[PDB]
RNA sequence: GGCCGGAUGAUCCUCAGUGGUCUGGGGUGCAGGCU
RNA sequence: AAACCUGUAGCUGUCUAGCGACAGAGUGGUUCAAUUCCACCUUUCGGGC
Numbered sequence: 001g002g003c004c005g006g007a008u009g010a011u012c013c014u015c016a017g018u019g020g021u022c023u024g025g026g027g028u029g030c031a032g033g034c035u
Numbered sequence: 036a037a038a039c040c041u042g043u044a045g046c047u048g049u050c051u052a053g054c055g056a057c058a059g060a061g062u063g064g065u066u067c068a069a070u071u072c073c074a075c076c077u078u079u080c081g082g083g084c
Stems, first nucleotide, its partner, number of pairs: 001084001006079002009076001012027006020067001030042001046059005061075004
Other pairs, nucleotide, nucleotide, family: 002083cWW004082cWW005080cWW008077cWW010059tWS010060tSS012028cWS018070tWW019066tWS021068tWS031041cWW045060cWW051052tHS051053tHS065069tWH066068tHS
C1' cells in the first nucleotide's frame, strides 16, 4: 500500500440490543428518603 | 463504613426577565419516522498479508 473487513464523530462511563422518539444488565461519581 | 430502592446526569442553538420548554447527535441517502438499513468522509483497531 491493496482488498475484505469492524469501530467511529455531539446525551456521565461501558457491554449490548432495537426503525415506534428509545430499552436493559452493569459501573464511577451527584442529590436524598432508608436500614 | 458497608448494604437495598427510587431519582438525576453533558454540549450547542433558539424562545422568555426568569423558572422552563423546544430544536440539534459526522455529511447525506432511505422512511411518516433512523442509534439500528445503506452510502461516503474524519480518526481508531483488527483477520491478515
Source information:
Shown are 84 nucleotides from a PDB entry: RNA (selenocysteine tRNA) with a sequence from Homo sapiens. Sample source: in vitro synthesis. Primary citation: Wang et al., Nucleic Acids Res. (2015), "SerRS-tRNASec complex structures reveal mechanism of the first step in selenocysteine biosynthesis". The structure was determined by X-ray diffraction at 4 A resolution and released in 2015. The organism belongs to Homo, within Eukaryota. The PDB entry is titled "human Seryl-tRNA synthetase dimer complexed with two molecules of tRNAsec". It holds a match to the Rfam family "Selenocysteine transfer RNA". The family is grouped with related families in Rfam's "tRNA clan". The family has 109 seed sequences and 4,211 matches in Rfam 15.1.